[PDB]
Shown are 1506 nucleotides from a PDB entry: RNA (16S ribosomal RNA) from Thermus thermophilus. An Rfam search finds the family "Bacterial small subunit ribosomal RNA" in it. Its family is annotated with structural constituent of ribosome and ribosome in the Gene Ontology. For this family Rfam cites "Crystal structure of the ribosome at 5.5 A resolution" (Yusupov et al., Science, 2001). Demeshkina et al. published it in Nature in 2012: "A new understanding of the decoding principle on the ribosome". Crystals were grown from: 4% PEG20K, 4% PEGMME 550, 100mM Tris/HAc, 200mM KSCN, pH 7.5, vapor diffusion, hanging drop, temperature 293K. It was solved by X-ray crystallography to 3 angstrom. The source organism's lineage runs through Bacteria, Thermotogati, Thermaceae, Thermus and Thermus thermophilus.
Context: bound to proteins that are not shown
RNA sequence: UGGAGAGUUUGAUCCUGGCUCAGGGUGAACGCUGGCGGCGUGCCUAAGACAUGCAAGUCGUGCGGGCCGCGGGGUUUUACUCCGUGGUCAGCGGCGGACGGGUGAGUAACGCGUGGGUGACCUACCCGGAAGAGGGGGACAACCCGGGGAAACUCGGGCUAAUCCCCCAUGUGGACCCGCCCCUUGGGGUGUGUCCAAAGGGCUUUGCCCGCUUCCGGAUGGGCCCGCGUCCCAUCAGCUAGUUGGUGGGGUAAUGGCCCACCAAGGCGACGACGGGUAGCCGGUCUGAGAGGAUGGCCGGCCACAGGGGCACUGAGACACGGGCCCCACUCCUACGGGAGGCAGCAGUUAGGAAUCUUCCGCAAUGGGCGCAAGCCUGACGGAGCGACGCCGCUUGGAGGAAGAAGCCCUUCGGGGUGUAAACUCCUGAACCCGGGACGAAACCCCCGACGAGGGGACUGACGGUACCGGGGUAAUAGCGCCGGCCAACUCCGUGCCAGCAGCCGCGGUAAUACGGAGGGCGCGAGCGUUACCCGGAUUCACUGGGCGUAAAGGGCGUGUAGGCGGCCUGGGGCGUCCCAUGUGAAAGACCACGGCUCAACCGUGGGGGAGCGUGGGAUACGCUCAGGCUAGACGGUGGGAGAGGGUGGUGGAAUUCCCGGAGUAGCGGUGAAAUGCGCAGAUACCGGGAGGAACGCCGAUGGCGAAGGCAGCCACCUGGUCCACCCGUGACGCUGAGGCGCGAAAGCGUGGGGAGCAAACCGGAUUAGAUACCCGGGUAGUCCACGCCCUAAACGAUGCGCGCUAGGUCUCUGGGUCUCCUGGGGGCCGAAGCUAACGCGUUAAGCGCGCCGCCUGGGGAGUACGGCCGCAAGGCUGAAACUCAAAGGAAUUGACGGGGGCCCGCACAAGCGGUGGAGCAUGUGGUUUAAUUCGAAGCAACGCGAAGAACCUUACCAGGCCUUGACAUGCUAGGGAACCCGGGUGAAAGCCUGGGGUGCCCCGCGAGGGGAGCCCUAGCACAGGUGCUGCAUGGCCGUCGUCAGCUCGUGCCGUGAGGUGUUGGGUUAAGUCCCGCAACGAGCGCAACCCCCGCCGUUAGUUGCCAGCGGUUCGGCCGGGCACUCUAACGGGACUGCCCGCGAAAGCGGGAGGAAGGAGGGGACGACGUCUGGUCAGCAUGGCCCUUACGGCCUGGGCGACACACGUGCUACAAUGCCCACUACAAAGCGAUGCCACCCGGCAACGGGGAGCUAAUCGCAAAAAGGUGGGCCCAGUUCGGAUUGGGGUCUGCAACCCGACCCCAUGAAGCCGGAAUCGCUAGUAAUCGCGGAUCAGCCAUGCCGCGGUGAAUACGUUCCCGGGCCUUGUACACACCGCCCGUCACGCCAUGGGAGCGGGCUCUACCCGAAGUCGCCGGGAGCCUACGGGCAGGCGCCGAGGGUAGGGCCCGUGACUGGGGCGAAGUCGUAACAAGGUAGCUGUACCGGAAGGUGCGGCUGGAUC
Repeated sequence: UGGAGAGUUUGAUCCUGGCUCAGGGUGAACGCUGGCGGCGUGCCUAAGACAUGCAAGUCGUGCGGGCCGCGGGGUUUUACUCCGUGGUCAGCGGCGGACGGGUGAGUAACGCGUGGGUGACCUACCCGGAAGAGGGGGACAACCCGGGGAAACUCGGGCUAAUCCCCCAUGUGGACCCGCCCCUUGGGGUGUGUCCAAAGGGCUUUGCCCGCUUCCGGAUGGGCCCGCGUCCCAUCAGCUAGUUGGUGGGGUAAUGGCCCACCAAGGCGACGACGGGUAGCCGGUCUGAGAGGAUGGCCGGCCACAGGGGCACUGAGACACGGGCCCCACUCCUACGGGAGGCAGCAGUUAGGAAUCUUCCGCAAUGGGCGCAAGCCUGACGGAGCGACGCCGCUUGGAGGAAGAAGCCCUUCGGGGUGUAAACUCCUGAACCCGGGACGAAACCCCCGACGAGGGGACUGACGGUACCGGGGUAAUAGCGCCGGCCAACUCCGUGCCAGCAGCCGCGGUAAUACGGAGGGCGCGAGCGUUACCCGGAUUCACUGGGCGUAAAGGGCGUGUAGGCGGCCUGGGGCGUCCCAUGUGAAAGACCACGGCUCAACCGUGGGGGAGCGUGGGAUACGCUCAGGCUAGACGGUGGGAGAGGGUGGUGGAAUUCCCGGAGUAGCGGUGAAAUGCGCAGAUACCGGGAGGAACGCCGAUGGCGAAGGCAGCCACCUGGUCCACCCGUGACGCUGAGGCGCGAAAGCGUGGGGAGCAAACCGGAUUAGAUACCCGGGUAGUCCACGCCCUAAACGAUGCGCGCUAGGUCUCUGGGUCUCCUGGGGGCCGAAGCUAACGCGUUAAGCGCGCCGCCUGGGGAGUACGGCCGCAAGGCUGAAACUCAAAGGAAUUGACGGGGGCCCGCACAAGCGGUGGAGCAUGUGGUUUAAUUCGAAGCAACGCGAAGAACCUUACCAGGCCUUGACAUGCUAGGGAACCCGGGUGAAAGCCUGGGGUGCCCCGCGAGGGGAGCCCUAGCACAGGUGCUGCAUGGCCGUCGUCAGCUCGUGCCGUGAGGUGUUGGGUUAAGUCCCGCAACGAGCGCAACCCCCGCCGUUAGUUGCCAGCGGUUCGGCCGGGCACUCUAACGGGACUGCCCGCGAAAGCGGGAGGAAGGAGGGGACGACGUCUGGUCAGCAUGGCCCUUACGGCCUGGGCGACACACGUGCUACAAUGCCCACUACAAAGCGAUGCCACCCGGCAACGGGGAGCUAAUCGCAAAAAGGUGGGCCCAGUUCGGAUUGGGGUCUGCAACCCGACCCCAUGAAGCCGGAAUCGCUAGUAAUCGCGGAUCAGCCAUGCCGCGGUGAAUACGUUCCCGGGCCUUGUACACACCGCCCGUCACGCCAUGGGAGCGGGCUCUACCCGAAGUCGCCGGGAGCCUACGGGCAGGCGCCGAGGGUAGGGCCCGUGACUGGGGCGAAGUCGUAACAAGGUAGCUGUACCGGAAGGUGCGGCUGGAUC
């Protein structure tokens, strides 16, 4: 003894900054819910309106009467006063009614708070003290009398009492006039004159008590006055005639211009007058660490009001809430002939509102009024009643009770959860019933004493038979909010950008912890939430405790008024300040102790301190102030300097343009290219002359000057600022500076000039989709001068001025120096410390500090509106709100991009050869068509793609016929039957009905056989099946950027941080390849390497190869013989730039002889982190969703093959380097004995007969094709090209109609080389020629995967189109340029300005009328009373509420129409900005244009680029 933060701007970071949340509070209110008690508390709005009752009276110890009593005086018939005591009703008289209670309207004020003044004052009842109460007159009520009236109630007449009124007297005393004394603001004393008193009732009576009078004190309550404090607006800056003072009076208790006359001309204001708005103020209350902020509700203090206004009267006191007079508004009652009312008292009604109570009990208590007192009144009060409105207390149960019921909820179907929760067993015990029964009460009074101190006695309780005590006694309401982050609590289902949630960020687009229900969970609990408002968090108005280069914020620059601040030394005062003492700082509340209610809330007692202000006594450091002194700040003298500093007057040359002359042609200008324009009427180019305006090249600078804007040829005159040297003079004379004043680029404006070049506007030529622009040709204001305005700016260092203090390095200008250095003032870079969010700043601070001024407080609205001031105008300065947004922003980081830059690569262009696009056809696709034309692929990276084989099958589509345990898996029960194998019938098949043959055995086996595990048939059950959806729910696999050279890690270092470094840099490479360097050192996934193929050689081998040499030889590797070679294969070898030369730092590069080959030899296979929410749920897998006599299953048939059309990929060609016929050669890779099929025969032929060889280097497919030879065609839509179609056959297959392929005869199409466009390929490649496989019955293959044959062209080069690599730069991009974004226009909604006006509120000025009333004069021709130099009635006058008339000011509402503004899932036009944004941007101004904008002039860099 006291201080917590969080979410939201970004890809990510730091900062700025706003928005929002968590906390506490309320007179509350609303929703859901609601059991008890205590204590509090409740019309916040309409100071709107109010029915009825009650809220202030009391006294017979002041006085006189009325009724009727209670007792009765004495009376020749119903009576009577006479006395008393009554109760009584009013009357007179007294005290109270000025307190108490209500409300907050009004008031920004001496209202209130606080502390003070009164020598300027009052104070009824109370207390103390001094002193008296002597006589004598009279009046109004009641009561009677008469009228009037509905009354409220009234006028007159006539008696009467006092504590009613008056006169005389008394004087303790008092008051006043004047003098003196003291004191000193009218305070005290005294003298003289004068003036002023009274009231009596009651008894235990002559003594008390209650009263009365005057006077002085006390006490209490006030009046008046003063210092200080007390909200928003300056978009209210000037106000004031009683106004400020004076004098003399009027007035009050008293001061005062408070009122009145007169005189003076004053008073107030940026220290905020006046005006406008709002508000009762305080103790306190809420919150906050505090300092502060907010607030004034209940309780307490003051103030103010009492329907709206005015006024006075009585009084100690009011100008009076429940009294009075008058005016207004309003409501009422009325025999309508006239009067009544004032709830902001307690209750209650009504209106208003989101909302606020009983027409309660009682005076028992405390307090008030009056009375001697008994007592009467007391809606003050004490209590009770209604409302969870609040705080507090209490309950709805306690212990036991399953490895844990059901129900419900999840569930990987094992289980998990609600949950000891329930049931159930005990136990207790709210409510309730019974009985008792309060504290609050004691006094006043009465008795004894003296009606005193003291004792003593009695009466009285609304709350209430209430608390509370006792006894008995029942398991006895639970709700509300929340569960995406903040923020505690999660799952299922439903929904499908819908319905809806939402405090902020945000959720919902068919798997939603965010919506709705559910189960479950979290938090509180007779409450829980919501809304509104205050504080808090917000150091987010910052005193404590903020800022201003780029985030919002330094004034455009000066000069200077007030104000603020102020150097060194010494005294004086003690104003600030500080210390001590003391007065005050109310009570309640708060804090702390302890107590009283059973605790608590509530409450009591005591304690503890404020700060402030008064007073007294001190202190003198600092501030102050006065006095004196200094020189360090400042200013001055002297001597000098530099300079585009300013003003005036002159003056030079270069150029442009125009004109004149000369000379001379056919073109000149101009652009990206052009066109307009100019030119044969003599242009441009050239020479000479002249005119005129503007700007001043080189010097010149990254320089100089000025406060800024700004200032540049030369000269002269006038003139500012500034620095240096000397240390000469003043003696703080300083700094800053709200207002004021002055200067202030460009544009712009007025008057006059002036006008060459340039040039908004405007015209023309281009460009474009358009081009009101950019480019070009013209061109007017303007640009220039004088004078006068305008007053803006990227007026920028986005950086206010002065002063002191905190390393240096270097470049430069300019002074002084004892001139290699030092020193002073300027201008620049780099930097210490420190600062900074960072970028950056840094002795030229943005560092450390002080003074002062200006300015910011989220973005938009908006520098807009309104008002004010200024301007001739344009417009400038001052400068908002509603509304809306969740951000708007600064710097930096990593990327991506740029019509940015540097280096570099790729068939990327270019260089060159064949094509595609045109034709016919094949195929895939869009589309359309259909009963269906199954589905997927969609730029590159979908389209001969999934298909490497759709007639049925396939097959997922469609029509029709059928099947339900199913065409397939698994397990179980039962009926059977052997498995199994022939069929039969119908039917399109499927299916369905079905007769046969078959019984084995596993066993008890004689059997009739009985059961059994079979395996089929059924029947059930549980289940299967789904190419149904979702690849954004997924695995797997693949495409792709990209064969691109990239992508990262560990540790260390840098940065607050994102992140950087390494990977950048220099060289080199195909490469992040290697070298070199380096705050880095290494390492990983990639590159390369290992692996396969082709090229050379060798080794191991030979039924494949050879006459290589012999021989045989029917001629053929055919036989013998051999494997040398070729070949077949396996294993090795070989090249690594290793060697020479050169270059070079190394890496390497070039070059050379080396051989088969070289500079990775040519090809493969191989694909980094990652990207395309890329592809696939139709290969499979697989979460979720969905269908189950069907979304499953079988079959027949159809469709996938459709065809007005459109595209991709291909084939065949359009011919003579070509077509045909015959002959003739040279390959490789594969394939095959359910096949390849030689050979022979039939057929023109496809093919059909036959038939050998081969599990295959031993046979077959097999012919290779082009080529080569020979010949035919003769340029012809042709012997080119073979589409279409007719007829005839073959083969596969159950089956070729839809839909197969092939052969033959006939038909012979379009096509004469393809518009805009467009593809491939760098060598054994492209072109071109054939062959083989896979799938496969056959084939719609011209496709795909391979094999080889023959074999070009061309690359200068890297500007350009495309893609990509590294570094760098800019960015407003980050869904990343297919990005972002601007303004019109159209529509909707909202708020706002303006607007002929219209309607209200408030307010001011003038004048007219003027109630009540006070006051002043009169009281007269007249009245009444007189105690008559009088009073009263009555009369006139001032002022006066208000009403009227007229004119102003402020404000609010509303208005046809009009201005813009904000906002709103997918509107129109364009493209202005962000990248050099495709015309650098922005900027003030001016003109112009549908719009963004364009252009001129000047300015800024907050402009990319060599």